23S ribosomal RNA from Escherichia coli: 44 nucleotides with solved positions. Among the 8 different proteins in the entry, which are not shown, are 50S ribosomal protein L23P, Protein translocase subunit SecY and 50S ribosomal protein L29P. The sample was in a buffer at pH 7.2. Entry title: Structure of the SecY protein translocation channel in action. The structure was determined by electron microscopy at 10.1 angstrom resolution and released in 2013.
RNA sequence: AGGCGUGAUGACGAGGCACUACGGUGCUGAAGCAACAAAUGCCC
Numbered sequence: 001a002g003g004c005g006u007g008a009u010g011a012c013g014a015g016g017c018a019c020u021a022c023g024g025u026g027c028u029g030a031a032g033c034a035a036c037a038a039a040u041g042c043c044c
Base pairs, nucleotide, nucleotide: 012032015028016027017026018025019024
Other pairs, nucleotide, nucleotide, family: 013030tHS013031tHS014029tHS020023tWS
C1' cells in the first nucleotide's frame, strides 16, 4: 500500500410488466458471493 466493518436497510442492476401520438416514456427488479491465477503498475 493492500483486506474487513461502516459509507450503502441505498444506488446501479440480467430480464421482465404498460401505454403511446411511435417521438418514446411510465411500471418492476433476481443474484450481487466464494476460490484461484495476474502487470513493466502500486508498497518502494